P-site tRNA molecule from Staphylococcus aureus subsp. aureus USA300: 71 nucleotides with solved positions. The entry also models zinc, magnesium and potassium ions. Among the 47 different proteins in the entry, which are not shown, are Small ribosomal subunit protein uS5, Large ribosomal subunit protein uL30 and Small ribosomal subunit protein uS3. Method: cryo-electron microscopy, resolution 2.21 A. The entry became public in 2025. An Rfam search finds the family "tRNA" in it. Its family is annotated with triplet codon-amino acid adaptor activity in the Gene Ontology. On this family, see Lowe and Eddy, Nucleic Acids Res 1997: "tRNAscan-SE: a program for improved detection of transfer RNA genes in genomic sequence". Entry title: Cryo-EM structure of the 70S ribosome of a MLSb sensitive S. aureus strain 'KES34' in complex with solithromycin.
RNA sequence: CGCGGGAUGGAGCAG
RNA sequence: G
RNA sequence: AGCUCGUCGGGCUCAUAACCCGAAGGCGGUGGUUCAAAUCCGCCUCCCGCAACCA
Numbered sequence: 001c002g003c004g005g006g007a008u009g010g011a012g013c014a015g
Numbered sequence: 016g
Numbered sequence: 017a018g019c020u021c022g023u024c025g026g027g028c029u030c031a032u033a034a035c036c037c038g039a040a041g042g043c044g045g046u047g048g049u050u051c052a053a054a055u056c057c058g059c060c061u062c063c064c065g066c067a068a069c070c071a
Base pairs, nucleotide, nucleotide: 002066003065004064005063006062007061010021011020012019013018023039024038025037026036027035044060045059047057048056
Other pairs, nucleotide, nucleotide, family: 008014tWH008017tWS009010cHS009041cSS010041cHS014017tWS015043tWW016050tWS018042tWH022040cWW028034tWW029031tHS046058cWW049053tWH050052tHS
C1' cells in the first nucleotide's frame, strides 16, 4: 500500500 | 428484513 | 435473535463450592434502500488472512 473477512444479552459461539 |  | 457460562432471587449445606428451582437482561456505529433492516447500500473505529515485486 492493494484485495477480503468480523463486531450478537455481561463472556465465547449460531445467525 |  | 438461540446453547453454555455470568448477574439477581430461592433452595440444599454448620458454612462455602458443586448442584437444583425461578426472574431479568443483546445485533459496533454514520448516513440511505425498504410496508418493514442484525439481515441490504456505501462509509466510519479497531481486529484478523493473502499479498506489498522485475530491476